[PDB]
Context: bound to proteins that are not shown
RNA sequence: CCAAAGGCUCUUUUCAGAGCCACCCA
Numbered sequence: 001c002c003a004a005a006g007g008c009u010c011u012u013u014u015c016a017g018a019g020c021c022a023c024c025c026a
């Protein structure tokens, strides 16, 4: 090069769980 990537944050459910902001509301 590639790969990864919205900006961020928490947890040993870490082969995994949880959340904030942005976006959206007639």
Base pairs, nucleotide, nucleotide: 006021007020008019009018010017011016

Released in 2014, the model rests on X-ray diffraction data to a resolution of 2.3 A. Shown are 26 nucleotides from a PDB entry: RNA (histone mRNA stem-loop). Crystals were grown from: 8% w/v Tacsimate, pH 6.0, 18% w/v PEG3350, VAPOR DIFFUSION, HANGING DROP, temperature 293K. It comes from the structure "Crystal structure of the histone mRNA stem-loop, stem-loop binding protein (phosphorylated), and 3'hExo ternary complex".